Solved structure of RNA (12S mitochondrial rRNA) from Mus musculus, 954 nucleotides shown. Among the 30 different proteins in the entry, which are not shown, are Coiled-coil-helix-coiled-coil-helix domain-containing protein 1 and Aurora kinase A-interacting protein. The work is reported in "Mechanism of mitoribosomal small subunit biogenesis and preinitiation" (Itoh et al., Nature, 2022). Method: cryo-EM, resolution 3.09 angstroms. The entry became public in 2022. The entry also models magnesium, potassium and zinc ions. Rfam match: Microsporidia small subunit ribosomal RNA. The literature on the family includes a 2001 paper in Science by Yusupov et al., "Crystal structure of the ribosome at 5.5 A resolution". Its Rfam clan is "SSU clan". The sample was in a buffer at pH 7.5. Entry title: Mouse mitochondrial ribosome small subunit lacking m5U modification.
Context: bound to proteins that are not shown
RNA sequence: AAAGGUUUGGUCCUGGCCUUAUAAUUAAUUAGAGGUAAAAUUACACAUGCAAACCUCCAUAGACCGGUGUAAAAUCCCUUAAACAUUUACUUAAAAUUUAAGGAGAGGGUAUCAAGCACAUUAAAAUAGCUUAAGACACCUUGCCUAGCCACACCCCCACGGGACUCAGCAGUGAUAAAUAUUAAGCAAUAAACGAAAGUUUGACUAAGUUAUACCUCUUAGGGUUGGUAAAUUUCGUGCCAGCCACCGCGGUCAUACGAUUAACCCAAACUAAUUAUCUUCGGCGUAAAACGUGUCAACUAUAAAUAAAUAAAUAGAAUUAAAAUCCAACUUAUAUGUGAAAAUUCAUUGUUAGGACCUAAACUCAAUAACGAAAGUAAUUCUAGUCAUUUAUAAUACACGACAGCUAAGACCCAAACUGGGAUUAGAUACCCCACUAUGCUUAGCCAUAAACCUAAAUAAUUAA
RNA sequence: UUAACAAAACUAUUUGCCAGAGAACUACUAGCCAUAGCUUAAAACUCAAAGGACUUGGCGGUACUUUAUAUCCAUCUAGAGGAGCCUGUUCUAUAAUCGAUAAACCCCGCUCUACCUCACCAUCUCUUGCUAAUUCAGCCUAUAUACCGCCAUCUUCAGCAAACCCUAAAAAGGUAUUAAAGUAAGCAAAAGAAUCAAACAUAAAAACGUUAGGUCAAGGUGUAGCCAAUGAAAUGGGAAGAAAUGGGCUACAUUUUCUUAUAAAAGAACAUUACUAUACCCUUUAUGAAACUAAAGGACUAAGGAGGAUUUAGUAGUAAAUUAAGAAUAGAGAGCUUAAUUGAAUUGAGCAAUGAAGUACGCACACACCGCCCGUCACCCUCCUCAAAUUAAAUUAAACUUAACAUAAUUAAUUUCUAGACAUCCGUUUAUGAGAGGAGAUAAGUCGUAACAAGGUAAGCAUACUGGAAAGUGUGCUUGGAAUAAUC
Numbered sequence: 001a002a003a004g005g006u007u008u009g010g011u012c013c014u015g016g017c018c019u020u021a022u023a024a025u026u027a028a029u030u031a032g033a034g035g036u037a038a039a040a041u042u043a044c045a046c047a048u049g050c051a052a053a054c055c056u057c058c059a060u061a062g063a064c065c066g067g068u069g070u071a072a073a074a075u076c077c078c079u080u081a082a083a084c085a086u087u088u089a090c091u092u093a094a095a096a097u098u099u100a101a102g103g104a105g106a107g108g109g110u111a112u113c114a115a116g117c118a119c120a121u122u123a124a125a126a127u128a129g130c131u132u133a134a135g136a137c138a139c140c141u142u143g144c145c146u147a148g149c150c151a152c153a154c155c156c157c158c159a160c161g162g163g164a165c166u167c168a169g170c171a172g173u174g175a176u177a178a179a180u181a182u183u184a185a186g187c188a189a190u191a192a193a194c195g196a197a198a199g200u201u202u203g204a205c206u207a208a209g210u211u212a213u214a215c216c217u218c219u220u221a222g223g224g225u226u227g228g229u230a231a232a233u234u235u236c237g238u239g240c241c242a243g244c245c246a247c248c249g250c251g252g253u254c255a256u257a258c259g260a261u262u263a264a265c266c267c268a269a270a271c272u273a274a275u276u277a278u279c280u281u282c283g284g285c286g287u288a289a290a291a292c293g294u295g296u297c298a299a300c301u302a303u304a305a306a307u308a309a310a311u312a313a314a315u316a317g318a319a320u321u322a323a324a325a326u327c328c329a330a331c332u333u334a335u336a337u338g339u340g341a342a343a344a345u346u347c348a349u350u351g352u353u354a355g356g357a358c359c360u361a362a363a364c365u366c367a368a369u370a371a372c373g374a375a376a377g378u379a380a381u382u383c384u385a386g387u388c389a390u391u392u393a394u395a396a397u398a399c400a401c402g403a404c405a406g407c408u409a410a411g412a413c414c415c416a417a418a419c420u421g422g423g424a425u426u427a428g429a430u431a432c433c434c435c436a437c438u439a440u441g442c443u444u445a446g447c448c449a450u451a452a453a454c455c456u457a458a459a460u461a462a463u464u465a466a
Numbered sequence: 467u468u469a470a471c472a473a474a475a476c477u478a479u480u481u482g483c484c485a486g487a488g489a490a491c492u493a494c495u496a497g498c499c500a501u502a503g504c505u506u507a508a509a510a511c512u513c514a515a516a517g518g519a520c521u522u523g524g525c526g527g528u529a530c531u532u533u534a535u536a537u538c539c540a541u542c543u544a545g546a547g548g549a550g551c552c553u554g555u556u557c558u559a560u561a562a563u564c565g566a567u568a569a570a571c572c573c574c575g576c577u578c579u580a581c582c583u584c585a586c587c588a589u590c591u592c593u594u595g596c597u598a599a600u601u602c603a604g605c606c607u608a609u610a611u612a613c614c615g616c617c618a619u620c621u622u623c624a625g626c627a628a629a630c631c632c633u634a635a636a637a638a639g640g641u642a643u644u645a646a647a648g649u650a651a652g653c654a655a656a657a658g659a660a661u662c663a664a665a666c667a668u669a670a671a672a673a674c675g676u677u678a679g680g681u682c683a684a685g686g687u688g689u690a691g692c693c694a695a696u697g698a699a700a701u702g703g704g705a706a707g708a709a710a711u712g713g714g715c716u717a718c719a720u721u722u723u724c725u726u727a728u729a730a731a732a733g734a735a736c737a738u739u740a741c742u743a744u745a746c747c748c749u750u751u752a753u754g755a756a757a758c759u760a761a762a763g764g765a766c767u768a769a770g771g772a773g774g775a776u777u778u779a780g781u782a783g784u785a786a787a788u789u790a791a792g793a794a795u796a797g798a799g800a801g802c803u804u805a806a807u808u809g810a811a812u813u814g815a816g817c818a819a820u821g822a823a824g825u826a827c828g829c830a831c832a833c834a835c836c837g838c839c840c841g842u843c844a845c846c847c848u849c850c851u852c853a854a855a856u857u858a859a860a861u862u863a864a865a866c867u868u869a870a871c872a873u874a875a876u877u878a879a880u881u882u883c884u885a886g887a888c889a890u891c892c893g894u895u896u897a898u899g900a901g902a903g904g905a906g907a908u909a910a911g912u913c914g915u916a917a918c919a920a921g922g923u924a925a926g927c928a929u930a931c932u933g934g935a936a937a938g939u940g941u942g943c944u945u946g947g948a949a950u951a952a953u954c
Base pairs, nucleotide, nucleotide: 001020003019004018005017006016009521010520011519012518013517021278022277023276024275025274026273027272029270033217034216035215036214037213038211039210042175044174045173046172048171049170050169053060067152068151069150075106076105077103078102079101080100081099082098083097086095087094088093108140109139110138115131116130120127121126143149144148154163155162156161182208185206186205190204191202192201193200194199222267223266224265225264226263227248228247229246235260236259237258243250244249283484284483285482286471287470291481293401294400295399296398301393302392315385316384317383318382319381320380321363326357327356328355329353330352331351334349369379371378372377406447407446408445409444410443411442415441416440420436421435422434423433454946458480459479460478461477463475464474486513487512488511496505497504498503522832523831524829525828526827529825530824531823533821534820538816539814542780543779544778545777546776549716550715551714552713553712554711555710556709557707564575565574586703587702588701589700591698592697595602604692605691607690608689609688613686614685615681616680617679618677620675625653626652629649630648631640632639633638660668661667718773722735723734724733725732726731741770747764748763749762750761751760752759786808787807788806789805790804791803792802835921837918840914841913843911847906848905849904850903851902852901857897858896859895860894861893866886867885872880873879924945925944926943927942928941929940930939931938932937
Other pairs, nucleotide, nucleotide, family: 007014tWH007516cWH008010tHS010637cSS012469cSS013288tWS014516tWS015515tHS016514tSS028271cWW030212tWW030269tWS032218cWW041176cWW043068cHS043152tWS047172tHS047183tWW050203tHS052061tWS052064tWH054059tWW056057cHS066153cWW067168cSS072143tWS073108tHS073141tWH074142tWH077104tWS084096cWW103104cHS111136tWH112494cWW113137cWW114132tWS114133tWS114135tHS115136tWS120129cSS133397tWS145148cSS159160cHS167171cWH169203cSS170203cSS171183cSS177179tHS181209cWS184207cWW186188cHS187189cWH187204tWH188206cWS189205tWS195197tHS195198tHS212269cHS220269tWH221222cHS221268tWS223271tSS225232tWS231265cSS232264cSS233262cWW234261cWW238241cWS238255tWH240252cSS242251tHS242255cWW245247tHS249257tWS251255cWS284290tWS289484cSS294374cSS297396tWH300394cWW303391cWW307389cWS308388cSS313378cWS314377tSS314386tHS321322cHS322362cWW323361cWW324360cWH325358tWW332350cWW333349cWH334347tWS335346cWW336345cWW337344tWW338343tHS339341tHS343423cSS373376tHS375401tWS393459cSS396397cSS402449tWS402453cWS403450tWH405448tWS405929tSS417439tHS418438tWH418939cSS419437cWW424432cWH425429tWS425431tHS426428tHS429431cHS452926tHS452944cSS452946tWS462476tWW463465tWS469518tWS470519tSS486515tSS489510tHS490509tHH492508tWH493507tHS494507cHS495506cWW510849cSS520637tWS523834tSS525919tWS526922tSS528826cWW528920cHS532822cWW534817tWH536780cHS536811tWH538819cWS542811cSS547774tHS547775tHS548717cWW548770cSS552573tHS554572cSS558706cWW559705tWS560562tHS561587cSS562703tSS563683tWW566571cSS567571cWS573800cHS579583cWS580754tWS580758cWS580796tWH584704cWW585683tWS585704cWS590699cWW593694tHS593695tWH597598tHS597600tWH600602cWS603693tHS603695tWW609682tHS610614cWH612682tWH612687tWS615684tHS619676cWW621674cWH623672tHS623673tWH624654tWS625673tWS627651cWW628650cWW631647tWS633636tHS642646tHS659669cWW682687tWS692696tSS695697tHS718771tSS719722cSS719736tWS719737tHH720736tWS727730tWS728730tHS739741cHS740771cWW742769tWS743745cWH744800tWS745766tWW746765cWW753757tWH753796cSS754756tHS757758cSS757759tWH757797tWS781812tWW782811tHH783784cHS783809tWS784810tWH785809tHS793801cWW795797tHS817818cHS828919cSS830917tWS838917cWW839916cWS841935cSS842912cWW844910cWW846907cWW853899tWS853900tHS854899tHS856898cWW860893tWW863890cWW864889tWH865887tWS868884cWW871881cWS874878tWS909910cHS913934tWS914935tWS915916cHS919922cWH
């Protein structure tokens, strides 16, 4: 993007990967000439030559041109002032070119870089401030702003000084790397320097050399591919081996997928492979990734109404108690307990008690109810305290909460019960079943801050058809 | 204004959060009364998918209703399982076939092996070696997982496939009779025919598929293979069992044994050999060339005393018992096919499991529960983290002291306009990694069976404890379980 291939037995949805297009470098194979553009592994070390002179002495120039991308989030755009190592004029003004101080706005990455630590103001010298989740500070990466600009010039950010002591000027060399241009000619053109000038100089530049890297004009034909995506295969060999694929995949004796061969298909002085680059948020959040466990206070961004509350189980405190247990006591079967069946356990048992004590723990019916609270959670009775008005949505780095389990100290202990012991089951049974019993569930303080904390549905205001 | 499902769609506002799966409720960092902790939360590396919802089938130690009709249990009768033999198979074994070998093999191919048959083993022999012709004849050589042919099984099950039509899309599905989207032809069933009146019954028939079911050895045949041998022919052999197992036969007696009879009646026998040998052995006959076979006698006679769990068949002229004939052979079965005779008992108020049907529910299965599947332990390989120390290079902010006068001047100038200390830091990063770990993959195992069905103790979350391992247990919480749902 006009899309395609690939989850499955199959379908839909979601979602990644990959294919098809374009370009650069390197590599494999292959290659006629001509024109043009470009030339590029490396801020590692450099043999040799050259690259800045001019000129009646003074001066001027060598601050440019050329080279590289070192450093640095480095900048862009804009404002103000000032000069100029200048030019051209005037005895005073037009430019070019820079410099300094700034700021409407814009400007890479990581927030597991969340604090920086003097980063402010006043001007009697005091005040305690300044930047920062609208991203400070820190660290990392990169040249960008492209008629061009910025930085660098052997190294030590600089270059008094010191050092490991100069090609990042042209050509060339060593090493290094996938990466391979001439140790060339000319100052005739244009540009720069100098001169009053004829002129002089210039590895800037110009005209050539080198090279399929690109484009143009031409003439030879070579490279790859042929299961699907995706244009196109005959025979034979091989037999899950040898090999092949970008993705899905192919090969176990009739392989269009490997190798040879034939033919075809695509591109064509190219062709295929590797690498890199070009495409980039208005989509989603019940079940696919995703609404934060809960509430409150800010600044923005939106919104527009002036109410609420009086609620049956919110919450906290105190007091209270009906049922059922437990303990003691009386009487009392000989057993009681336990299972699907047994064993183990027990007779200090068991059953009854309109007997006594206890006040541990938990709240039947109501509840076919649906209330309260931010959520967690909350329903035995009574009393006290108590929820209530911000227009609404929206909050962390703050504050306050947060089932169950767990931790710390002291208590409680009816019952339940991780662990542990005993019985059974089994091939085993560190289990499911039976018995006993502890941590623990309770209370008083403090801590911990986790849940399928899910009604998997953020809150608010609508709307019920197009 | 329907992706699907769930609890209809959808607009605006504001914040939060998400950007394939796994690695990962992990590593490192910071905060915290937390110290085996909580919040925060990556990368390397691996894969081409993961995931959500659904559909169909299959399965379920998931319920519900109805079920089998000689049938799952129950009921009835005779058997099998014990003895003796006959026969098949396995095993052992032989120089010496092959095939079948759970239901759906095991008296099967064989309605049949002394030679032959014959395909096997040993030895000798033949090389155009059956035919009109053929560098051809021949092959019982491999593959039933290439097939035809001919069958088995579900099965006496009720479906199968073709042409249509319908669906707010369809992977598929398609019924309601007081009717709601189904229709009309073919095959099967049915009907009909057969067992020579009639019916019933028995036979026969039985589609598409399932089991790569059986058969290359009926014959034929694709592909591959042998061709002086994997072909052709002759002769002689193809053995046995202190073995297991399937089927049959006979007996175990008194409802019996023997004899005459005809199955009626009678006379004898009646426990040590009484019942009782289709074995072994001894004679005779039949068939054949061959007796190694079969029958008939003879004696010899052993065991057996109605059979443990368990299992087979039968719904009526059936079971049971008793006869006869036939196929195939020259002969050869206790086998097989067919006909006849006598002639029963019993059939329930069942359904857990077994198998099937419909309904409901579940699914992580689709190779379809003989499924999938998760952990411990194991080598090699890839990546990451931690960490005692050591050394390695890297990497910087800047803090301050001290000197400024003097000559000269009837053109006018000279001179000063300085001198130290750039010292190393405190620190901050990255590499090295004794040793100790993690994830992932390799990929035939080991131990269990944790999850997926009510997965056989419903699953999971937080947390605690415990254990070879998946995991177990407790407390609270979740449905991403069920209780598809009128009535005492």